[PDB]
Source information: Single guide RNA with a sequence from Scytonema hofmannii, together with DNA: 259 nucleotides with solved positions. The structure was determined by cryo-EM at 3.65 angstroms resolution and released in 2021. Entry title: Cryo-EM structure of the Cas12k-sgRNA-dsDNA complex. The sample was in a buffer at pH 7.6.
RNA sequence: AGCGCCGCAAUUCAUGCUGCUUGCAGCCUCUGAAUUUUG
RNA sequence: AAAUGAGGGUUAGUUUGACUGUAUAAAUACAGUCUUGCUUUCUGACCCUGGUAGCUGCU
RNA sequence: CCCUGAUGCUGCUGUCAAUAGACAGGAUAGGUGCGCUCCCAGCAAUAAGGG
RNA sequence: GCGGAUGUACUGC
RNA sequence: AGUGGCUACUGAAUCACCCCCGAUCAAGGGGGAACCCUCCAAAAGGUGGGUUGAAAGGAGAAGUCAU
DNA sequence: ATGACTTCTCAACCTCCTAC
DNA sequence: GTAGGAGGTT
Numbered sequence: 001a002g003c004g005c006c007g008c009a010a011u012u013c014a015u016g017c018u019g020c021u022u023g024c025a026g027c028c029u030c031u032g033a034a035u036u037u038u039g
Numbered sequence: 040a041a042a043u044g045a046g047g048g049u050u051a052g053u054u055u056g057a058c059u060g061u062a063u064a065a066a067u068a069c070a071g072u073c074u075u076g077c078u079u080u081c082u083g084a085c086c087c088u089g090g091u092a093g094c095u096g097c098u
Numbered sequence: 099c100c101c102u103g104a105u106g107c108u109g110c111u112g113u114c115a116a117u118a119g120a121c122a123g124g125a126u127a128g129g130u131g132c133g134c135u136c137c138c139a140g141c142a143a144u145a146a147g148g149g
Numbered sequence: 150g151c152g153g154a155u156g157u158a159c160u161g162c
Numbered sequence: 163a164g165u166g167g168c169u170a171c172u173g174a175a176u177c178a179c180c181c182c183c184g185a186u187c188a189a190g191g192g193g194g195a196a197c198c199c200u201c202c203a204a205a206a207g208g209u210g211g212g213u214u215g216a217a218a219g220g221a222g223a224a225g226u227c228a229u
Numbered sequence: 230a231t232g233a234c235t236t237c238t239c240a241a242c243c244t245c246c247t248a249c
Numbered sequence: 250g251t252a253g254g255a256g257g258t259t
Stems, first nucleotide, its partner, number of pairs: 004132002009036006016027002047086003056073007077219001079217001081215001082178001091170005097164002100148003106141004110123005150162004179194001181192003196213004201208002220239003225234004240259010
C1' cells in the first nucleotide's frame, strides 16, 4: 500500500418524523439505506 | 473518538419458558399458576502460558 | 551438514545475564481504529537445487 | 562437497 | 547434538453479586456486601421483596459433489 | 478424507395374558 | 372385571 470490518463527520434520502391531501410536500430529534473522507 | 476486535479452557450457570384472565378490534403489556437440568450462541469473571514418564520420523 | 528457495512457524510486559537461558507480572500478544491467504523482522526442516 | 570408508556402497559434518 | 507427532498420570477456574458446606445418572442448604421499593420508625437503624447480562432451536442414518 | 444437498421418516387399532 | 403390559399386522 491492496482487501475486509466498526462508526466519526458531511451529502442524497427513507424502512423514520409529526398535521393530513392518507399520497403527496418538508425535515433529520430518534431509527436505518447509498457515496467520499477519516484515524 | 466511539465502536469491532483478544490464547487455551472453566458451570446441573440467569433470562430468552408453558398455561389461565384483563386491556390493544391484532401486534404488545399487565395480573395469577407451574417449572427441569437437552443440543447450541454471545458477553462478563476466573487459572495457566506449564510439570512427569513412555513410544516414535530425520539430519 | 554449508549456500540458495517455494511453503510454513513465532512475535505481550518488566528484571538478570551482550546472548542463548532463568525469575516475576500477564493478555491491552509485532500493524492504520480493528483482524486477515496482506505486508515487518527473525526462524525453520527435507531423497527442493548446488558445493 | 568433507571425514570415517577398498568400492558408484552406508553414516554423520 | 537439533527438528515433529502420539499416549497415560496429570494443575486452575467446576463460577453469572461474592463466599462456606454438600451433591456430580443427582439435592441443594447456609451466611454476607452494594443498590432499589414499602412498613416500623426523630435519626441511626430494624422487618418483607427484588436486582447485581442477554439470544436461538428438527432430529436420526446415508451417500453425493467439489480439492 | 471434509463442508453443503438431498432424498427417507416421523403408525394405529386390535388381541391375549395377568391382578386383586 | 377393568386396567395395564406384551405382541401382531399391514